[PDB]
Context: one part of a larger RNA
RNA sequence: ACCGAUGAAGCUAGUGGAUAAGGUGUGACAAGCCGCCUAGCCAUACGUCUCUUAAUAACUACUAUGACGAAAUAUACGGAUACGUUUAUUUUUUCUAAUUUCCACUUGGGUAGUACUAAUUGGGAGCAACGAAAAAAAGUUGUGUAGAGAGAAGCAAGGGGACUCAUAUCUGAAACUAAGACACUUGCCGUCAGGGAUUCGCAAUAUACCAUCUUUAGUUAAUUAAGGCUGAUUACCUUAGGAACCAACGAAGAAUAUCAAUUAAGAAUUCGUGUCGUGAAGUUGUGGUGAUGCAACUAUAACUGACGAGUAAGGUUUGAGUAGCCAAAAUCGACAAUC
RNA sequence: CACAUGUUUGGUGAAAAUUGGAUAGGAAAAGGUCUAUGCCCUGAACUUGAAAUGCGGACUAGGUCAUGGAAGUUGCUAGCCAUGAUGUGCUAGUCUGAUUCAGUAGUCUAAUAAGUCCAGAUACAAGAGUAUCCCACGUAAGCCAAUACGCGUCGGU
RNA sequence: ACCGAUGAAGCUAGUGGAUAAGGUGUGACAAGCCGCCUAGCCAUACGUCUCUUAAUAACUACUAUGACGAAAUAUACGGAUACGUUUAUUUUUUCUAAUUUCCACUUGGGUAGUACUAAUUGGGAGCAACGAAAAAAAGUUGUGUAGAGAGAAGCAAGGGGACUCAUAUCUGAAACUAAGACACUUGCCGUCAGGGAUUCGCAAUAUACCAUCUUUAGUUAAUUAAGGCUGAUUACCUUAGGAACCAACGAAGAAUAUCAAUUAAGAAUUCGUGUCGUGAAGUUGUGGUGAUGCAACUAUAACUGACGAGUAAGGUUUGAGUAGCCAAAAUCGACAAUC
RNA sequence: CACAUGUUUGGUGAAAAUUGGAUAGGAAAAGGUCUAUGCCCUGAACUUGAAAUGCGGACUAGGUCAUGGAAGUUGCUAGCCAUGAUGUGCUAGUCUGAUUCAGUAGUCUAAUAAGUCCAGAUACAAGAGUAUCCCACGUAAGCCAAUACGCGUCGGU
Numbered sequence: 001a002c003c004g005a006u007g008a009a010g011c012u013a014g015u016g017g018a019u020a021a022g023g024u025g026u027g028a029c030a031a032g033c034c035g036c037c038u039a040g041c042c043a044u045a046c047g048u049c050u051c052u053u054a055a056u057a058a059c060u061a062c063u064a065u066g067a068c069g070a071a072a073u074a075u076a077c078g079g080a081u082a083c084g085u086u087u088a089u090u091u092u093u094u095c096u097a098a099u100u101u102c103c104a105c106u107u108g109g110g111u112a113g114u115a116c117u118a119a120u121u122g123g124g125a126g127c128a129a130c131g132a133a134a135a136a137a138a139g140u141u142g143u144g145u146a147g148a149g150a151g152a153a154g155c156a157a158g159g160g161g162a163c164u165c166a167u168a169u170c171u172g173a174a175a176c177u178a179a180g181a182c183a184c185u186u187g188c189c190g191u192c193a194g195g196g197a198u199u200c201g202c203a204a205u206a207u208a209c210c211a212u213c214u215u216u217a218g219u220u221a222a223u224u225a226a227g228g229c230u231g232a233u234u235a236c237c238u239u240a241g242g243a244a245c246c247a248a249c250g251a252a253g254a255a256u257a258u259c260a261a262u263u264a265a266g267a268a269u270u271c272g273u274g275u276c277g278u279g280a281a282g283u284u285g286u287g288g289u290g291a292u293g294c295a296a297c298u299a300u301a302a303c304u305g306a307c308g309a310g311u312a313a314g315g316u317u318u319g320a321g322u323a324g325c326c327a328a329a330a331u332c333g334a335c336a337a338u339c
Numbered sequence: 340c341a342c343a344u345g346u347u348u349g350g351u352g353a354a355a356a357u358u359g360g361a362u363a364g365g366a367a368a369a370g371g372u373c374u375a376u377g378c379c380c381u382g383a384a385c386u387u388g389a390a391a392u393g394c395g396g397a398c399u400a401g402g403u404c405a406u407g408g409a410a411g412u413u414g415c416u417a418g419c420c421a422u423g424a425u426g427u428g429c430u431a432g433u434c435u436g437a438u439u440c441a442g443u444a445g446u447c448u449a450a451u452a453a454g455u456c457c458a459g460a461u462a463c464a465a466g467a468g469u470a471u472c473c474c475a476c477g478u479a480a481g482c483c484a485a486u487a488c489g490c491g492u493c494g495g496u
Numbered sequence: 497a498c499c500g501a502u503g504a505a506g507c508u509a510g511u512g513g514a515u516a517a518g519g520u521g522u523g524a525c526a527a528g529c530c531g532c533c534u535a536g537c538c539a540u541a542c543g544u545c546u547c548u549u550a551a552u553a554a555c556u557a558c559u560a561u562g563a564c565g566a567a568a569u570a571u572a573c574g575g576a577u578a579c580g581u582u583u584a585u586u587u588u589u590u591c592u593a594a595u596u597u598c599c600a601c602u603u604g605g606g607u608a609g610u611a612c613u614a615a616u617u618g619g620g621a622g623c624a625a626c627g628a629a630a631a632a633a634a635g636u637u638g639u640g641u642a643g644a645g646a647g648a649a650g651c652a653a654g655g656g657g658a659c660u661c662a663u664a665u666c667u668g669a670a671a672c673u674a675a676g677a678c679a680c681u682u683g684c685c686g687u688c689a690g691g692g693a694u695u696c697g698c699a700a701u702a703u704a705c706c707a708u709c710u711u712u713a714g715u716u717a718a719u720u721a722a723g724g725c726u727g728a729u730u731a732c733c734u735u736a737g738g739a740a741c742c743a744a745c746g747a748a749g750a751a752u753a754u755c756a757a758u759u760a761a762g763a764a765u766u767c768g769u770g771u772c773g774u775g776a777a778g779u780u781g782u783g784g785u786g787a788u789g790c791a792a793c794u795a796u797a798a799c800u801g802a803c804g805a806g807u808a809a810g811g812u813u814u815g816a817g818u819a820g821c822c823a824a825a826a827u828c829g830a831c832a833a834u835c
Numbered sequence: 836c837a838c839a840u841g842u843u844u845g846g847u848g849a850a851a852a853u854u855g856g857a858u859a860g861g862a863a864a865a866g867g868u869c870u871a872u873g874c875c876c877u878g879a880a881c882u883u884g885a886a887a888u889g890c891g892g893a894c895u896a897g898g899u900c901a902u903g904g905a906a907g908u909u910g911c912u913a914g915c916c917a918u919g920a921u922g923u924g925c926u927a928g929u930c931u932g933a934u935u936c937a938g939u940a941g942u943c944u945a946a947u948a949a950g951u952c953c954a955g956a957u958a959c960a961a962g963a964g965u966a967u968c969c970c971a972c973g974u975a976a977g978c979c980a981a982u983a984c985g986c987g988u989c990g991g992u
Stems, first nucleotide, its partner, number of pairs: 001496007010041005022034003042158001046154001048152004059147004066095002069092006076085003099125001101124004106119004126143005159474003162469004167462006175455003179448004183316001184314005189308006195271006212254005218246001223241006257729003273336005282297006318356001324351004340428003345525001347523001359379002361376004380442005394436008403424006476489004497992007506537005518530003538654001542650001544648004555643004562591002565588006572581003595621001597620004602615004622639005655970003658965004663958006671951003675944004679812001680810005685804006691767006708750005714742001719737006769832005778793006814852001820847004836924003855875002857872004876938005890932008899920006972985004
Other pairs, nucleotide, nucleotide, family: 008015tWH011113cSS015018cHS016475tSS019035cWS021035tHS021037tWS025031tHS026028tHS043156tWH045155cWW047153cWW052056tWW053055tHS054060cSS055147tWS058100tHS063097tWH065096cWW075086cWW077264cSS079082tHS081203tWH085265tWS093243tHS097144tHS098142tSS100148tWW103464cSS105120cWW111113tHS115158cSS123465tSS131138tHS132137tHH133136tHH134190cSS134309tSS135309tHS155157tHS156158tWS172173cHS173457tHS174456tWW178443tWS178449tWS179444tHH179453tSS189309tHS195302tWS201263tWS201265tHS203214cSS204253tSS205254tSS205255cWH206211cWS218221cWS218242tHS221248tWS222242cWW229235tWW233235cHS241244cWS242245tWS247249tHS272305cWH277329tWS278299tWH279301tHS280298tWH280330cHS281330tWS288291tHS289547tHS290546cSS291647tSS299301cSS308309cHS317357cWW319355tHS320354tHH321322cHS321352tWS322353tWW323352tHS328329cHS328333cSS343403cHS346524cWW358450tWW365370tWH377393cWH377436cSS385438cWW389437cSS390437tHS391437tWH392437tWW402425cWW409418cWW410417tHH411416tWH412415tWH425426cHS443449tWH449452cSS480485tHS504511tWH507609cSS511514cHS512971tSS515531cWS517531tHS517533tWS521527tHS522524tHS539652tWH541651cWW543649cWW548552tWW549551tHS550556cSS551643tWS554596tHS559593tWH561592cWW571582cWW573760cSS575578tHS577699tWH581761tWS589739tHS594638tSS596644tWW599960cSS601616cWW607609tHS611654cSS619961tWS627634tHS628633tHH629632tHH630686cSS630805tSS631805tHS651653tHS652654tWS668669cHS669953tHS670952tWW674939tWS674945tWS675940tHH675949tSS685805tHS691798tWS697759tWS697761tHS699710cSS700749tSS701750tSS701751cWH702707cWS714717cWS714738tHS717744tWS718738cWW725731tWW729731cHS737740cWS738741tWS743745tHS768801cWH773825tWS774795tWH775797tHS776794tWH776826cHS777826tWS784787tHS804805cHS813853cWW815851tHS816850tHH817818cHS817848tWS818849tWW819848tHS824825cHS824829cSS839899cHS854946tWW861866tWH873889cWH873932cSS881934cWW885933cSS886933tHS887933tWH888933tWW898921cWW905914cWW906913tHH907912tWH908911tWH921922cHS939945tWH945948cSS976981tHS
C1' cells in the first nucleotide's frame, strides 16, 4: 500500500439506537408506563476522627532584604523640681520572600484500565519595585532553598459539541458636523517664595484614722509563653523573657495667695478671580496729665508675587471700544467672571 | 429746498453673523463649490492703457435744527448776526472713478475626504452560566435515517 | 401835640404775602413740582465723658426737733439650772427739716441780640401737726442756715391765638314730688362696764472614735466700713466700730422613768336683734360604799346691762290690738325684724 | 215678722288709705284749693234761740238662731220653759236731734312757692392734648383782600 468488519456520555463487561436485559407499579402478580440502560471498580481525588512529628499540605526551618521601638555618646530649646523635646554616630529585642497559580506538547512512576503524581519546554493571568512627577498608563526587572508519617469509617463528584455572556483585532451603510493636525488664549485643578489664624512641644494637686493621685523595673515580686501534676487543673512545681504585655506589692512625692500677660528650638492643619473708586472704628509721627486735637497712610480692612503636573472649551480676524448695565461706597461700591 | 428732531461727561463690557471686505439681485435652490459693481485691501504676466456709455463718489452754498448775541419799533416775538450739526432726499457749482486672473479660520492641508453614533465578521487552551440545549465516535444530507468522507480497535493480503 | 413811612413764627441779616432768593428732581441738565422761606449764632439751657473737691446740683456739713434698741439701780411674777418677763429713774451708739416747687410786676449781672441768672413784693398748688373724737372736712400754725471747681466731644429743643378737656361762681325752661326746717322713733355702724373661747409670757435633749445641738463678746480671734499694694487685688498691711452685721475659732453644758392635771404678775385677737314658753345629758344640797334616788335652779344652755362718733328711712294721728300666721319645743319652739 | 246662719280660748302682729272724723253725690274733672248733713270732736262774736218741714237716732216686744230644762200623750219629735245673740229689713210703743264762721302731718310755715334731674353763661398765669387747628404784628369786614382803628421801630414839624 489493498480488502473486511466493530464503535453506550468516569474505567471495565453485556444488548446493539429493541414491546431485549431490566426498572416503576402490587402485600406478591397481572395489566399499564419507562428503557442513556444494566452489573463491577474505586484512588497519593474530596472532605471528617485517632497516635506520633519541628510541620505531618496555606504548614515548619531557612536565608538575604526591609520595618516600626529602646539604651548610651554630643548638640539646641524648656520645666517650681523628679524631668521633657529637636538633630547626628553606635548597639540592640521583635516582625519580615511580592500565587504552595493555571493551560498544551514531551518523556517517567502507579493501575487489568481510568481519574492521580514527577520534571523539561513553551505560554495565560494575579501581585511588588522602577517608570514618577504635582496625574496616568505603555514598558523593564522580579515573584528564593529545603521538609510535609502511619491508620478508622464515608464518598462518585472523574467525555465532548452548541449557545449566551464579558475581553481583543479588523470591515462598513443611512444620519449629525466648514474636518484633522500644530501652535495661542480662557476656565477647572495644582507647584514655589512669603504673611494671617489655630493645635501640639505632657507630673500629681490628697489627708482626723482609713483612703485617693503622679513617677519608678526585671526583686526568691507580679504578667505572658512553654512544659510537669491529676479523672481536669483554674491551684501548685521548673525554664525563658523585658521590642510588646505587667505598678497588685515595695520606694520617692502630691510643692506653688488669686486674676491678668505669656508662647522657646521645633512640627502639623486652613486662608488668594479681572479692571476702576472710597478710604477708617486700623498703623505711624506730633500734641495735650486725661477725656481728646493736627498730619500721613492703609482693602495685608487677609491674603501678596512668580508660575504650569494634568484636563475641558474656543475662527483666536471684522462686528466693536458698538449694544447693554452702572454713576456710590462700616452688611466697602460698580461691570464682567466662577458656582 | 421739502421732511424729521430735547443737549451731553465717565467705569465695565456680550452676542448672533463673518469662506478677503461692503451694496444689490435671485418664483417655488438662498449658497465655500449662484450672479453684478468707472466700490475697497493683498499677490502676480501684458497694456504698462483705456475709454464711451450709462452712472457714481465726495467738497462748497440754498435752507431745517438748535445755540447764543445785539435787538429794533409801544414793547414782544418775528426778524437779524454769527456759532456747530443735518438723520432722508432735491436744487446749483468745483473736482474726480474704466488690462486680466486669484484670496478657506493664526497656521497648514480636506469638504467624493475626516470624526461621532451605529452595526457585522472573526478568536486552540489557560473567564462565567445552561435547571431553562444536544449527543449509541465526528462533518454533510431543512432535522433525523439510507448514503460518502475522517478518527480509534481487531485481522488478512 | 401834628405829619410820613416799616412790620417772616428762638435772636441777627435778606425778598416783601412773588413762575423772587432758593429747594426737590437728573450721573450733570432740561422740563415738572414746592416756595413759612433762605444764610449766620449758640448759652451758667439739655444731657454724656475727663481731672480735682467734704459735695463738685436731689448732693455735703449743720442745727433744734423726734424715733426705734442696749447697760446699770429698784420693783412684782416664773424656770430642773445658766436665766426670762412687767413697771419706774439715769446714761448711751445709730437715724432724723414736712418741693433744691411754679407764676406776674419791680429793679440788677451777662450777650451786637435772644434763651439764661439774682433778689424785693404779691400770689397758685403739694406735704407735716392741731382741729379730733368712736367719722369728716372748714380753719390755724409751719415747710430752717450755709457750700455745690475746671475741661472734651455733641445738640435747636428756645412766639402767640383758637378748640377740646377737667376745676370754680352764678342764671333758668319742659318733667317727678302735699315742699322745707326743727324735734321723735326704726335700721346700719360704734363706745363703756362685765363673762366665755383661744394664742403668747422662750435652752439644748447628742455620743465606740469621729460627729450633732444650746448659751457665751469686742481676744494680736472673725465680720463691716475706710484707706495702702499691684497691670487688678479677691490675697496681704494700717485705723475705727459693737444701736446694726459677725459664734468660724476658744470656754461652759446637752440635766430629768412615762402618761395624766397644769396656766404666775402681764399682754394680744374673737363672741350679744324684740315680745311669749319649754326647761336638761348642766350646777347646787341630801342620800345611798357603788351603779344610781329625792328637791331647787339654769337658754351665762354664751353672751349680759347702760349707752350714741356718724350715716339712711319714716304723717310719728286714725285704720287697729283689726286682717294674717301659729298653738310646740336635745333642731330648743312660735310671730315679727336684719340679711 | 220675711230672710240668712256650726260654737269658742291664747302668743305675735302688716298694709293700702287718712288735708279734724263718718255717710252719700257728682256724663265724658273724681279732688287740700267740688257739693249736702235736726251726724260727731276742737276754737271763738250774738242768738245766748230756734223751729216747722222733710226725716233721722237709739231702747222695749213680735219673731229667727241655737242653748239647755222638764217633757207630755204609745213613745218621739213637735210643742213647751227660760237662757244669750240677730248679720238685713219690717211691724207697734217710749224717748230724743235745728245762730254762724274756721280746722294742712308732732311742730312750724309753702303748695304761682321749694327740692331732684336737666341745660346756658362766664374765668389774667401758676392742670392736660391738638399728629387729627390758624397765623408775613392784632380786632373788624360769612372767610380772605381793599379799607378803619390799636401796638412797636425809624424820622420831621
The PDB entry is titled "Lactobacillus salivarius ROOL RNA hexamer".
Solved structure of RNA with a sequence from Ligilactobacillus salivarius DSM 20555 = ATCC 11741, 992 nucleotides shown.
Taxonomically the source falls in Ligilactobacillus salivarius (Bacteria, Lactobacillales, Lactobacillaceae, Ligilactobacillus).
An Rfam search finds the family "ROOL RNA" in it. Rfam classes the family as a small RNA. Rfam's curators write: Firmicutes, Fusobacteria (1 example), Tenericutes (1 example).
The structure was determined by electron microscopy at 3.25 angstrom resolution and released in 2025.
Wang et al. published it in Science in 2025: "Cryo-EM reveals mechanisms of natural RNA multivalency".
The sample was in a buffer at pH 7.5.